[PDB]
Context: bound to proteins that are not shown
C1' cells in the first nucleotide's frame, strides 16, 4: 500500500 | 502424433436464423 | 415465450432505477 | 438460521 501470480506453452 | 490452454468493461443500436428449453 | 448460440456495430473505464433475484454449499 | 459480490450445478472454510 492505486504494490502484489492472467498463462511470453505444455503434455500427447 | 492429437489434444489441450478457461481467460473478456459497462451502456446504446441493430439484423435474422437455429436449436435446445 | 426463455434459453444459449448469434450478421453485425457506436463509444472517453462513457454511466442517474429498473436486481436478475433460481440452483449449489461452507463458515460459524 | 447472516456470512458469501460469481459458491455457480462440476455449484460459498484446509
Nucleotide at each position: 500500500a492505486c504494490a502484489a501470480u492472467c498463462u511470453u506453452c505444455u503434455c500427447a | 502424433u492429437g489434444a489441450g490452454g478457461u481467460g473478456u468493461u459497462g451502456a446504446a443500436c441493430g439484423a435474422a436464423a437455429a436449436u435446445u428449453u | 415465450a426463455a434459453a444459449u448460440u448469434u450478421a453485425g456495430u457506436u463509444u472517453g473505464a462513457a454511466a442517474u432505477c429498473g436486481a436478475u433475484u433460481g440452483g449449489u454449499g461452507a463458515a460459524a | 438460521u447472516u456470512u458469501u459480490a460469481c459458491c455457480a450445478c462440476u455449484u460459498u472454510g484446509u